Entry title: Cryo-EM structure of consensus elemental paused elongation complex with a folded TL. This is an experimental structure of RNA with a sequence from Escherichia coli, together with DNA, with 67 nucleotides shown.
Context: bound to proteins that are not shown
RNA sequence: UGGCAUAGUUGC
DNA sequence: TCTGAATTTACGGGCGCAACTATGCCGGAC
DNA sequence: GTCCGG
DNA sequence: CTTCGCCCGTAAATTCAGA
Numbered sequence: 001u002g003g004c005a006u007a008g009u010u011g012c
Numbered sequence: 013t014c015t016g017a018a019t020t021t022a023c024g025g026g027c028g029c030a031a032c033t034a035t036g037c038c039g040g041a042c
Numbered sequence: 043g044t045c046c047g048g
Numbered sequence: 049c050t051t052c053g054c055c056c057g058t059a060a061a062t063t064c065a066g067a
Base pairs, nucleotide, nucleotide: 003037004036005035006034007033008032009031010030011029012028013067014066015065016064017063018062019061020060021059022058023057024056025055026054027053038047039046040045041044042043
């Protein structure tokens, strides 16, 4: 004990 | 048959900020 | 279940 | 085995338009 991906959501 | 300008075509870069939750994260021989 | 690759 | 965006700048290829 920290990274990427996908999905959803909030404010503009 | 050559040669320059302008036009067309191909192809590479760009495509706002901040925040929260969840799951899933490699397929094939000993 | 433990080790190896395009 | 994934194609299917809109825009713009720039370089390469083409097409004129001649000599």
Record summary
The work is reported in "An ensemble of interconverting conformations of the elemental paused transcription complex creates regulatory options" (Kang et al., Proc.Natl.Acad.Sci.USA, 2023). The reconstruction used 197,891 particles. It was solved by cryo-EM to 3.3 A.